An RNA structure from Homo sapiens, in which 43 nucleotides are resolved. Lineage of the source: Eukaryota > Deuterostomia > Theria > Hominoidea > Homo. Primary citation: Li et al., Nature (2025), "Structural insights into RNA cleavage by PIWI Argonaute". The entry also contains Piwi, not shown here. Method: cryo-EM, resolution 3 A. The entry became public in 2024. Entry title: Cryo-EM Structure of EfPiwi-piRNA-target (25-nt, bilobed).
Context: bound to proteins that are not shown
RNA sequence: UAGCAGAUCGGUUGUAUAGACG
RNA sequence: CGUCUAUACAACCGAUCAGCU
Numbered sequence: 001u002a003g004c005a006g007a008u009c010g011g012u013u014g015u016a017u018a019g020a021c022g
Numbered sequence: 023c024g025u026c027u028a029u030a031c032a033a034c035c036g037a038u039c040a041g042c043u
Stems, first nucleotide, its partner, number of pairs: 006039007014031009
């Protein structure tokens, strides 16, 4: 990387519950 | 709270593929 309808695999940042390291 | 976490809720992105013109 002319655009896409249905999903799938991951990564990441997340957000919540709580814990520990000071 | 810097870090590590287990329980989950949740989004985005990348790619892939079971293609309405």